[PDB]
Context: bound to proteins that are not shown
RNA sequence: ACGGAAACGCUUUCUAGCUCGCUAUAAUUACCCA
RNA sequence: AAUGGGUAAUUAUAGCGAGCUAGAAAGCCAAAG
Numbered sequence: 001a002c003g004g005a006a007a008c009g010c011u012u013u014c015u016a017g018c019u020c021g022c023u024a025u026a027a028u029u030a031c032c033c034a
Numbered sequence: 035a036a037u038g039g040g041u042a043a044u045u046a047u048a049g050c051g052a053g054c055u056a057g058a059a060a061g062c063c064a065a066a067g
Stems, first nucleotide, its partner, number of pairs: 009062005016055004021050005028043007
C1' cells in the first nucleotide's frame, strides 16, 4: 500500500452484379504554274 | 510553243461522358434475469 488489479474494439464479410467505344463517313476535290 | 514543275483545300465532324441494385449486416454487449 494509486476506485485500484486483471481485459486486443475483437471475430465473420470479394467493391461486387449487368453493360459492344459504339453510330454515320469513298483520301477526295479544283486544274493550272513557271 | 516546247521545257521544267505540281499547286491550293480538308487533318476528323455530331453525340453519349456512365446507369441501376447493395450503402453495412450478424456476434460479443445488451436483452430474457
Primary citation: You et al., Cell (2019), "Structure Studies of the CRISPR-Csm Complex Reveal Mechanism of Co-transcriptional Interference". The RNA (crRNA; CTR1) with a sequence from Streptococcus thermophilus ND03 has 67 modelled nucleotides. Lineage of the source: Bacteria > Bacillota > Lactobacillales > Streptococcus > Streptococcus thermophilus. The entry is indexed under Csm complex, Type III-A, CRISPR-Cas system, RNA BINDING PROTEIN. It was solved by cryo-EM to 3.37 A.